[PDB]
The PDB entry is titled "CryoEM structure of E.coli RNA polymerase paused elongation complex bound to NusA". Solved structure of RNA, together with DNA, 91 nucleotides shown.
Context: bound to proteins that are not shown
RNA sequence: CCUGAUCAGGCGAUGUGUGCU
DNA sequence: CTCTGAATCTCTTCCAGCACACATCGGTCAGTACGTCCC
DNA sequence: GGGACGTACTGACCG
DNA sequence: CGGAAGAGATTCAGAG
Numbered sequence: 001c002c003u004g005a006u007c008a009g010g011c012g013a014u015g016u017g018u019g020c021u
Numbered sequence: 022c023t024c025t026g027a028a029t030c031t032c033t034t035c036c037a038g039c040a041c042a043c044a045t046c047g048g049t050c051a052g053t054a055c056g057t058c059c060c
Numbered sequence: 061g062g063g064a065c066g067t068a069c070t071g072a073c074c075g
Numbered sequence: 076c077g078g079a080a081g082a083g084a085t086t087c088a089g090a091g
Base pairs, nucleotide, nucleotide: 001010002009003008004007005006012046013045014044015043016042017041018040019039020038021037026087027085032081033080035078036077047074048073049072050071051070052069053068054067055066056065057064058063059062060061
């Protein structure tokens, strides 16, 4: 940040392309 | 006996940005537990 | 109606 | 179907 009634529950690297500038 | 300095071999590093899509995330040999056909 | 193998599945272990 | 470059290996002339 998001969802519900101070509480609860949700945050990737590689490779292949392909397309834009 | 052997000192040294130019010219060859090998091993590494780098090659503009930006967005989408899709696949992949251990395989494999071993132990187990129930299941089914046989008697 | 039980008993030994069939096979899927998981426990775990080296590339 | 790539260049540059730097770091070990060579190599041999000119005495020795």

The sample was in a buffer at pH 8. The 2018 paper behind the entry is "Structural Basis for NusA Stabilized Transcriptional Pausing". Method: cryo-EM, resolution 3.6 A. The entry became public in 2018. The entry has 5 different proteins, among them DNA-directed RNA polymerase subunit omega, DNA-directed RNA polymerase subunit alpha and Transcription termination/antitermination protein NusA. Ions in the entry include magnesium and zinc.